[PDB]
Context: bound to proteins that are not shown
RNA sequence: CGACCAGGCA
DNA sequence: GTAGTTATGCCTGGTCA
DNA sequence: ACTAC
Repeated sequence: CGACCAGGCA
C1' cells in the first nucleotide's frame, strides 16, 4: 500500500 | 428492441492473488 | 424503481 462484496450511521 | 441513473460523506467486517 | 433512444 489494494480490490470486490456485504452491513450500519446524520 | 435496448440502455443508463440512481444524494453526500463517514466507518466496519470478510475473502482474494 | 424510473424513464428515455
An RNA structure, together with DNA, in which 32 nucleotides are resolved. It comes from the structure "Complete RNA polymerase II elongation complex II". Released in 2009, the model rests on X-ray crystallography data to a resolution of 3.5 angstroms. Sydow et al. published it in Mol.Cell in 2009: "Structural basis of transcription: mismatch-specific fidelity mechanisms and paused RNA polymerase II with frayed RNA".